[PDB]
Released in 2014, the model rests on X-ray diffraction data to a resolution of 3.1 angstroms. Solved structure of RNA (TMRNA DELA) with a sequence from Thermus thermophilus HB8, 61 nucleotides shown. NCBI's taxonomy places the organism under Bacteria, Thermotogati, Deinococcota, Thermaceae, Thermus thermophilus.

Context: bound to proteins that are not shown
RNA sequence: GGGGGUGAAACGGUCUCGACAGGG
RNA sequence: CCUUUGGACGUGGGUUCGACUCCCACCACCUCCACCA
Numbered sequence: 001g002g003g004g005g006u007g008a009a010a011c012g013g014u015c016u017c018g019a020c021a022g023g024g
Numbered sequence: 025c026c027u028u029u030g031g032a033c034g035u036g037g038g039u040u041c042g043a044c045u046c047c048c049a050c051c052a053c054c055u056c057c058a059c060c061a
Stems, first nucleotide, its partner, number of pairs: 001057007020030001034050001036048003
């Protein structure tokens, strides 16, 4: 210094149902 | 009053109308190579 590996389900469809915060 | 956008799936950002899902660059571990002015 690089390569690979692990940061949930062999998985594109909402929004924490909600309180804080900026429009509508 | 009800629609709604943000926030939370390691952190920082992209791409999508829209990502836990998809690219990027980081972070910490792991692992394999490299390395004698």
The entry also models zinc and magnesium ions. Rfam match: transfer-messenger RNA. Neubauer et al. published it in Science in 2012: "Decoding in the absence of a codon by tmRNA and SmpB in the ribosome". Crystallisation conditions: 100 MM MES PH 6.5, 20 MM KCL, 8% (W/V) PEG20K. The entry has 53 different proteins, among them 30S RIBOSOMAL PROTEIN S19, 50S RIBOSOMAL PROTEIN L2 and 50S RIBOSOMAL PROTEIN L24.